[PDB]
Background:
This is an experimental structure of RNA (A-site tRNAIle2) from Pseudomonas putida NBRC 14164, with 76 nucleotides shown. The entry has 49 different proteins, among them 50S ribosomal protein L2, 30S ribosomal protein S14 and 50S ribosomal protein L28. The structure was determined by electron microscopy at 2.25 A resolution and released in 2024. The depositors describe the entry as "E. coli 70S ribosome complexed with P. putida tRNAIle2 at the A-site and P-site". Rfam match: tRNA. On this family, see Hou, Trends Biochem Sci 1993: "The tertiary structure of tRNA and the development of the genetic code". Rfam's curators write: Transfer RNA (tRNA) molecules are approximately 80 nucleotides in length. Their secondary structure includes four short double-helical elements and three loops (D, anti-codon, and T loops). Further hydrogen bonds mediate the characteristic L-shaped molecular structure. tRNAs have two regions of fundamental functional importance: the anti-codon, which is responsible for specific mRNA codon recognition, and the 3' end, to which the tRNAs corresponding amino acid is attached (by aminoacyl-tRNA synthetases). tRNAs cope with the degeneracy of the genetic code in two manners: having more than one tRNA (with a specific anti-codon) for a particular amino acid; and 'wobble' base-pairing, i.e. permitting non-standard base-pairing at the 3rd anti-codon position. The 2025 paper behind the entry is "A tRNA modification with aminovaleramide facilitates AUA decoding in protein synthesis". The sample was in a buffer at pH 7.6.
RNA sequence: GGGCCUAUAGCUCAGUUGGUUAGAGCAGAGGACUUAUAAUCCUUUGG
RNA sequence: CCACGGUUCAAGUCCGUGUGGGCCCACCA
Numbered sequence: 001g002g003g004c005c006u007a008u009a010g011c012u013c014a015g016u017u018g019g020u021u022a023g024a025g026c027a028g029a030g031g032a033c034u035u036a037u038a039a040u041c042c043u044u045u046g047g
Numbered sequence: 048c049c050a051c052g053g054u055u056c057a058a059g060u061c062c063g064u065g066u067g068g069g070c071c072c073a074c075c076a
Stems, first nucleotide, its partner, number of pairs: 001072002004069004010026004019056001027045005049065005
Other pairs, nucleotide, nucleotide, family: 003070cWH008014tWH009010cHS009024tHH010046cHS015048tWW018055tWS022047tWS023047tWH034036tHS054058tWH055057tHS
């Protein structure tokens, strides 16, 4: 120098043929629990 | 849906240009 690949939520990352809200897990937060907590359990934020 | 530009009725998706990163190929006797 040439070829190819990969750039997506705070992090790890899916997104199927181009088709009208970009999604999950982790995290944050809020609940529920306790005398108060850690863990568990439930919901939600998000570009 | 990295940014900008384009193709399309419609682009995170396809095409192009840069900016980050990974990766391979780079005398010859």